[PDB]
Context: bound to proteins that are not shown
RNA sequence: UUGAUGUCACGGAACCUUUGUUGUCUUCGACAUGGGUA
RNA sequence: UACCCAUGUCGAAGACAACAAAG
Ligand code: C5P
Numbered sequence: 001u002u003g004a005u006g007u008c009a010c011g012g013a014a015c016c017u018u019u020g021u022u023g024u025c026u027u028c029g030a031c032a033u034g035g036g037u038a
Numbered sequence: 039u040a041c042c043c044a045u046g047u048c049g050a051a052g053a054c055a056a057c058a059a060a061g
Base pairs, nucleotide, nucleotide: 016061017060018059020057021056022055023054024053027050028049029048030047031046032045033044034043035042036041037040038039
C1' cells in the first nucleotide's frame, strides 16, 4: 500500500577549481630558598 | 622596629601562531 487500453527514469558521472603549506640556529650561567639578632 | 645576611645548588624548552573549507 496502486488501478489498469498509455511510466524510454538502465532519460541524468555529485561532476568541476584548490600545493598540508608559512614562520622558527638542538640551543644555552647565575640563580633558588626565608629568616636571625637585638 | 632598627640592624645583619646565610646557604650552594640546579637543568630549561619537547611545540607554538594561522587556516579548520570556500566557490
Ligand atoms: P559563487 O559566486 O557562489 O559561485 C561561483 C561559481 O562556482 C558558480 O557559478 C559555479 O560554477 C561554482 N560553484 C559550484 N558549486 C557551488 C558553488 C559554486 O559549482 N556549491

The PDB entry is titled "Structure of the Cas7-11-Csx29-guide RNA-target RNA (non-matching PFS) complex". Solved structure of RNA (crRNA; target RNA with non-matching PFS) from Desulfonema ishimotonii, 61 nucleotides shown. It is bound to CYTIDINE-5'-MONOPHOSPHATE (C5P). The 2022 paper behind the entry is "RNA-triggered protein cleavage and cell growth arrest by the type III-E CRISPR nuclease-protease". The sample was in a buffer at pH 7.